[PDB]
RNA sequence: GGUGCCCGUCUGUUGUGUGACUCUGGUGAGAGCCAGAGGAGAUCUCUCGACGCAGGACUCGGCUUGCUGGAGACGGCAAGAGGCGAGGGGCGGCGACUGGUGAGUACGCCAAAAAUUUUGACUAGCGGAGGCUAGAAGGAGAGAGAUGGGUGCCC
Numbered sequence: 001g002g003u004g005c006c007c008g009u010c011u012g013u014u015g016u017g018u019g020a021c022u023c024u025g026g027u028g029a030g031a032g033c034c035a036g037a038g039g040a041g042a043u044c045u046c047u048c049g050a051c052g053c054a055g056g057a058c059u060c061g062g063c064u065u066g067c068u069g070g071a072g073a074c075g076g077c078a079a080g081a082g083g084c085g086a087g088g089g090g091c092g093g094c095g096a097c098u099g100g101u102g103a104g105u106a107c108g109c110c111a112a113a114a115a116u117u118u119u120g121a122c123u124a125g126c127g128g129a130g131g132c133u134a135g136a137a138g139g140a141g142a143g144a145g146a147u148g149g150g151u152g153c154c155c
Base pairs, nucleotide, nucleotide: 001154002153003152004151005150006149007148008147009146010145011144013142014111015109016108017107018106021038022037023036024035025034026033027032042101043100044099047096048095049094051092052091053090058087059086060085061084063080064079065078066077067076068075069074117140118139119138122135123134124133125132126131
Other pairs, nucleotide, nucleotide, family: 012143cWS017104tWH019105cWW020039cWH028031tHS040105cWS045098cWW046097cWW050093cWH054089cWW055088cWH056088tHS056089tWS062081cWW070073tHS115141cWW116141cWS120137cWW121136cWW127128cHS
C1' cells in the first nucleotide's frame, strides 16, 4: 500500500398536531399533593412594538415667608413644609425580527421521494370459489456514501 472479516461515529427515508416517562427531596395510613434534576415536544440570545403594576434618584407645575426693581399689576433672587400630576427610571406578561445550540421521545393525522423482505391496518380495481391484483403510510427490516478502531492474509 492492497485485500477478507468484525465493531463505533456521521449523512439520505420527509411534513404536521398532541402527549408521556425516569430519578431525588418534603408531606400523607395508602391514593393523592408540593419542589428540584434527567429525556423529548424545543431551547438560549439580541433588537423592536402593544399591555399590566408599584416609586428609588433627578427635573418641572401648586402653597407659605423674606428681600429686591416698578405707581400698582408684574418681573428677578433667597428660605421652609406637605401633597398630587407630568418628564423620567424600574419590574412582569405577550407578539414579531437577528444570531448560537438541539431536532423523532410515545402516539394521532395528511400529502410527497428511493429500494427491499415480512406483518397488522388503510385506499382503489376484479364473478371469485383455506380470494386475487395495484398504491401510499406504521413496526421489524431494508439501506447507499463518507470516516475512525480491532483482526486474519499478501512480510